[PDB]
RNA sequence: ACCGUCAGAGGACACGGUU
RNA sequence: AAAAAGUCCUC
Repeated sequence: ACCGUCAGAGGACACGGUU
Repeated sequence: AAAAAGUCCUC
């Protein structure tokens, strides 16, 4: 950096993961 | 292992 995550969109936290 | 284990907010 990115991927996964609770949903149709978006997001928060958190954990995990790949390099 | 981009492994399993998930709550909440807005609309």
Annotation
Solved structure of RNA, 30 nucleotides shown. The entry is indexed under RNA APTAMER, PSEUDOKNOT, BIOTIN-BINDING RNA, RNA. Ions in the entry include magnesium. Crystallisation conditions: MPD, POTASIUM HEPES, MGCL2, KCL, BIOTIN, SPERMINE, pH 7.4, VAPOR DIFFUSION, HANGING DROP, temperature 301K. The 2000 paper behind the entry is "The 1.3 A crystal structure of a biotin-binding pseudoknot and the basis for RNA molecular recognition".